[PDB]
Context: one part of a larger RNA, bound to proteins that are not shown
RNA sequence: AUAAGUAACGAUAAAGCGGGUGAAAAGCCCGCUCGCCGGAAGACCAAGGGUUCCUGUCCAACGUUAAUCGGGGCAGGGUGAGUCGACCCCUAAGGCGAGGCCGAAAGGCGUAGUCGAUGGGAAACAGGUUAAUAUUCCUGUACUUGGUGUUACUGCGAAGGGGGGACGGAGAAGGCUAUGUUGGCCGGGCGACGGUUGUCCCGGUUUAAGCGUGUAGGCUGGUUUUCCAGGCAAAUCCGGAAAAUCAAGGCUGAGGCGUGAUGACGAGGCACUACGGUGCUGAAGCAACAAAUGCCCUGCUUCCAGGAAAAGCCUCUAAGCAUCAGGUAACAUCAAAUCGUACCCCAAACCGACACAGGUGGUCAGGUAGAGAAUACCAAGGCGCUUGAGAGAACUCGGGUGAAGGAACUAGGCAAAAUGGUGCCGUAACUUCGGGAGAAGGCACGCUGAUAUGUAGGUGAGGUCCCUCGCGGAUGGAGCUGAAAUCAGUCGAAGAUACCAGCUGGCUGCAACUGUUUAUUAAAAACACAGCACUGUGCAAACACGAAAGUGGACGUAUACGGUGUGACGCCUGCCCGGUGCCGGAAGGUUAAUUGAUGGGGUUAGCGCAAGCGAAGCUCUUGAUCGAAGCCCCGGUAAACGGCGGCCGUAAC
RNA sequence: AUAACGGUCCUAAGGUAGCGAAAUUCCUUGUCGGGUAAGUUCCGACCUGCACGAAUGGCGUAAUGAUGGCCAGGCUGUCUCCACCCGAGACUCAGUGAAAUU
Numbered sequence: 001a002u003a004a005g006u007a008a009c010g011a012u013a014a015a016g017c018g019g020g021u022g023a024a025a026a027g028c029c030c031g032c033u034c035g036c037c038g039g040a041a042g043a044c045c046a047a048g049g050g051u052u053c054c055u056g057u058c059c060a061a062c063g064u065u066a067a068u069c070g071g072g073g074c075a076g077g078g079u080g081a082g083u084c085g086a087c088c089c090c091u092a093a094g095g096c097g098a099g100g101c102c103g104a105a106a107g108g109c110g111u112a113g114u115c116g117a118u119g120g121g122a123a124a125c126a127g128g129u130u131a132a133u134a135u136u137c138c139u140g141u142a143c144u145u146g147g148u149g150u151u152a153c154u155g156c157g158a159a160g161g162g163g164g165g166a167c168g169g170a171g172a173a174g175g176c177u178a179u180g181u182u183g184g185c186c187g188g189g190c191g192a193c194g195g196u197u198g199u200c201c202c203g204g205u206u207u208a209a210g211c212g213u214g215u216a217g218g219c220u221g222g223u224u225u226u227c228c229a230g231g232c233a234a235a236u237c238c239g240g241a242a243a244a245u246c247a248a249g250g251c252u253g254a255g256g257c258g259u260g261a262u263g264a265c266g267a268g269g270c271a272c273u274a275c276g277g278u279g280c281u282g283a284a285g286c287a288a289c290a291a292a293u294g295c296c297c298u299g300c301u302u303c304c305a306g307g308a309a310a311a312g313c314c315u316c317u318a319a320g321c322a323u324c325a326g327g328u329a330a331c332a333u334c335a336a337a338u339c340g341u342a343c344c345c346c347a348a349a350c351c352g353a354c355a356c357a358g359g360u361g362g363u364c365a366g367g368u369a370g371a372g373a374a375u376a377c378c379a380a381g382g383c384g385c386u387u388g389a390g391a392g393a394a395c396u397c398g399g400g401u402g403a404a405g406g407a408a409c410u411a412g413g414c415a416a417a418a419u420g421g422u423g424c425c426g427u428a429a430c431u432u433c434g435g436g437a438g439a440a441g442g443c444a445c446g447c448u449g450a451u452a453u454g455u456a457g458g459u460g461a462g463g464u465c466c467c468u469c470g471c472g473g474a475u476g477g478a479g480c481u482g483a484a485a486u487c488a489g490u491c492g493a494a495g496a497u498a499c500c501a502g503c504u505g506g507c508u509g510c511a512a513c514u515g516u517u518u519a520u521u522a523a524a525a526a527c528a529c530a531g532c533a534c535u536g537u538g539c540a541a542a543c544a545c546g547a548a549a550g551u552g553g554a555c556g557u558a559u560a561c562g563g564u565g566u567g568a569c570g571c572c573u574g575c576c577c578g579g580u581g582c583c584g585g586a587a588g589g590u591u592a593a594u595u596g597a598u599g600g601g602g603u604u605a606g607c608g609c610a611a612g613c614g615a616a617g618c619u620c621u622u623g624a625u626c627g628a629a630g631c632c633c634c635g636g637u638a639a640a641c642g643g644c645g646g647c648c649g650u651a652a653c
Numbered sequence: 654a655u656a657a658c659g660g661u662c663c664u665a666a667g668g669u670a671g672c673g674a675a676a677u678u679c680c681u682u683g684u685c686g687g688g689u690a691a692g693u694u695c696c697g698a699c700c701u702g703c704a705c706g707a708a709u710g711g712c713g714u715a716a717u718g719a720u721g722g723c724c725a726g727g728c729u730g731u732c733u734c735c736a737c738c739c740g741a742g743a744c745u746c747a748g749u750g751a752a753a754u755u
């Protein structure tokens, strides 16, 4: 090049118009509407990213379209800490590891130690502010731990002792707050169309840490003295022992109330505005009721599966130091470094090659209905998902309704349709007595009034009285809140009206059951399982990882640990040891390295006139004798692997 | 007809209880019964077990189960047999603009 200017332009949450900027506007800016999410499609953390943040400017490429816009290009700006995090102190699994143990080398393991958070450890809150940071700046109000000084009092001292830190699951339910609702209060309103000065409408009614008070409630007896085989020495501490004595002592503790606050915040008002804003000012700011899954609660009750460490902290002493030092306190004064801090964060910024319908841990929890964190509709907040305009064929996708029939479809009721709430009545075989059971089936269900202008209940003020006087007790019942029933009435075809929300029953295979599995064609009858059996294992266990050292088993010890099979439970589990496997056996046979007896050979001192013989030494070979387990052999073993037959004839047809 | 019974061959011994055309049965849609108008599936029974059987566990078993087979009520566009409708594509215009293959 082609297919081809074809498919597609990424959730069917949805757009319409006026105005603006601009060369150009469906998409950007402003405005009015409409629609979507709202246990999220909002907000805030962590991780991860790394400037994407804010402002100006630009549009080639990037953006599935245009683009004046952008997480795009370029430039500039922006991240402010004693108390938020890191660093820091402390440890967990685990890592590293002076010497050391081990290993051909490389290296493995490990002691003292030293690191390592996902856990423990000091302290800050509300308001205001920037185009963009804020518990960091500012305003107000606090708190922590150290140094230094002064002053009064005083036994100080650790790497050690003791305490503490410091610990599980389930469940119960009382008190609270967050928060909401109504009333009251304050400001404003008198209504585009009948009514609306009222039992009417709208909005607001917010306030922190810290400080003081020690409440509902939780735990526990307290104080003195004496003595002691424990706490590696020491102890005034812990532990143990013995007397004495008082009954109330101490510890923990949400919230409330007060203060903080003479303040902040606060509708709105009045001035100005470049119309984006800015300034000044500022009413009420209460009560009752409801109420968490947050807090009291690291509690209480209860269970078995029996629930980190170490430091900070409190106290005790040792070496020591003794008029010093040091400890406790009040006031004063100084210090608290360094790094992070922008922005995205259930996502257009992270993991997914993409501005990808996927994946991604924690926190927050408003109104109505509701059992609810389900669901529907909304609030705050965020969005309409970066091609649109028309058309209204087949066919595809996703839905709604359907005459008569009603599984006739098909491998198969696949898919659809259906059931679907609460309360009460009622409910079979079978059963391990729990179940089966929501079996099945039935009735009621809205609204209004009466009982009762709001009931049973919940909450609880004034008042009265007591008081070991308080956040107290009794009494009292006002106000507030409030289901459910019966009776009567009433509207519709329909009252669990929407969303939401079981279809039911009978026979039978398999696996007892809850669990597990082929991430990506198999969830099952497969694996596991409690239970059962066999079998190994005396602890330096068997077994397993390791040439080893070391380690798991196990800081366990045969009621334990490993391996194998079977697989709840019930009724049960017969015969076979020939084969194969395993266990036991010592007599006999056979049998390894090892030992080297005996025979043969090579060489040559020597003897032979020579055919050949041949000492010693050295050497090649031979291989008697010794020699364990195994095997053969004998015996046992099947909840070891496994096996569990033929043929002929016969009973009054 | 069959064979409680006998004889015989072989073996290590020749399957006890329970179960059985079965997640196992070739012949096989076995045969008989039930259900259906009609049932190669299903349930119940027989035993002729090609080729069940006791921790390779046998036979049962309430409960459980997104487990396999069969039946019924309800329900229905599953079907007779398809109709109408609402939406997203398909079609047309504008902008961007692929692919496999050859």
Stems, first nucleotide, its partner, number of pairs: 001755001008749002015033006034384004042364004048344002052342001053077006062070002082143002084340003088121003094115003100109003124141005144336011155321002160316004168303004174296003179290005184205006190198001206264002210259004217252004221246008230238002255471001265285001268281005304307001350359002366378004387747004395742008404733002408731001413728001421445005430435001432568001446490006457481003463475004467470001491495001503726007510718002515527002531566007543552003569713004574644003579641002581637005588632003599621005606613002645662005671705001672702001683699005